[PDB]
RNA sequence: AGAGAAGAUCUUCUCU
RNA sequence: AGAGAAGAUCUUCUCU
Repeated sequence: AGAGAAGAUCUUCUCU
Repeated sequence: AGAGAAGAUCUUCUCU
């Protein structure tokens, strides 16, 4: 770095 | 706000 996994903050659209 | 969908930046672990 790419990918798989998990998360934070933010963004776009919809439902509730 | 919660949820579904898509994305950015960052974080954690692994594979390559």